[PDB]
RNA sequence: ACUGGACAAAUACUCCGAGG
RNA sequence: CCUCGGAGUAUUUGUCCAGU
Numbered sequence: 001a002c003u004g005g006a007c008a009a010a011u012a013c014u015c016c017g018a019g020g
Numbered sequence: 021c022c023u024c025g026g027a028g029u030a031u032u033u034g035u036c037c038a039g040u
Base pairs, nucleotide, nucleotide: 001040002039003038004037005036006035007034008033009032010031011030012029013028014027015026016025017024018023019022020021
C1' cells in the first nucleotide's frame, strides 16, 4: 500500500409506556 | 400538543485488530 474484520461515537427516524 | 422513560431501525464519522 492492499484486503478482511471488529469497536466506539454522532445524527435522524419509528414504535411502546407513563405523566401533564 | 408538551414532558419523561424504554425499545428498535437507518444514516454519517472516527478509532483499533488481523491477513497479504
An RNA with a sequence from Rattus norvegicus: 40 nucleotides with solved positions. It comes from the structure "NMR-based model of an A-form 20mer dsRNA". The work is reported in "Unique conformational dynamics and protein recognition of A-to-I hyper-edited dsRNA" (Muller-Hermes et al., Nucleic Acids Res., 2025). NMR data were recorded at pH 6.4 and 298 K. Method: solution NMR. The entry became public in 2025. NCBI's taxonomy places the organism under Eukaryota, Gnathostomata, Teleostomi, Theria, Rattus. The entry is indexed under A-form, Duplex, RNA.